Released in 2024, the model rests on electron microscopy data to a resolution of 3.4 A. An RNA, together with DNA: 56 nucleotides with solved positions. Among the 13 different proteins in the entry, which are not shown, are DNA-directed RNA polymerases IV and V subunit 4, DNA-directed RNA polymerases II and IV subunit 5A and RNA-dependent RNA polymerase 2. Primary citation: Fang et al., Sci Adv (2024), "Transcription elongation of the plant RNA polymerase IV is prone to backtracking".
Context: bound to proteins that are not shown
RNA sequence: AGGAGAGGUAG
DNA sequence: TCTACCGATAAGCACAACTACCTCTCCT
DNA sequence: TTGTGCTTATCGGTAGA
Repeated sequence: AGGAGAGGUAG
């Protein structure tokens, strides 16, 4: 530098 | 009297199941 | 898991030659 798992904000 | 396509049913096989943003934590 | 579309696959079917 790039991808997967969680949590969170607004209508 | 023996073949053609033709109506409804099972069975896979697909897409689709909201926008706009923010962090962290893990690979590869 | 569902919710509908969508394409194979089988049961019989009556009509005409």